This is an experimental structure of RNA (23S ribosomal RNA) from Escherichia coli, with 63 nucleotides shown.
The PDB entry is titled "Structure of a non-translocating SecY protein channel with the 70S ribosome".
The structure was determined by electron microscopy at 9.5 angstrom resolution and released in 2013.
The entry has 6 different proteins, among them 50S ribosomal protein L23, 50S ribosomal protein L24 and Protein-export membrane protein SecG.
The sample was in a buffer at pH 7.5.
NCBI's taxonomy places the organism under Bacteria, Pseudomonadati, Enterobacterales, Enterobacteriaceae, Escherichia.
Primary citation: Park et al., Nature (2013), "Structure of the SecY channel during initiation of protein translocation".
[PDB]
Context: bound to proteins that are not shown
RNA sequence: AAGGACGUGCUAAUCUGCGAUAAGCGUCGGUAAGGUGAUAUGAACCGUUAUAACCGGCGAUUU
Numbered sequence: 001a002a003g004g005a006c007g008u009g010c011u012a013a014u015c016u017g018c019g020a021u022a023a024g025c026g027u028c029g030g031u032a033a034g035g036u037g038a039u040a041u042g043a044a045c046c047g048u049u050a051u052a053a054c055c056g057g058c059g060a061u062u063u
Stems, first nucleotide, its partner, number of pairs: 005063001006019003010042001013039003025059006034046003
Other pairs, nucleotide, nucleotide, family: 007022tSS009037cWH012040tHS016023cWH021024cSS024060cWW031053cWS032052tHS034052tSS
C1' cells in the first nucleotide's frame, strides 16, 4: 500500500460516503433554481439565476 477493525450525521439501526477537521474541509474552474445520499423524509435551515447543492482538476485531514 492492498485489505480491514472501530467509529463518524440533526438524531437512529443498517446501507452509502468519509475519517477525531470524520454523509465532510480548502482551492481553482464548470454547473445550477431549487436543495441538505437511502429504509423514512421528518425535524430544523439554506439558496433562487450574482451568494444552496452537484460535477471535475489540485491540496488538506486521513484514528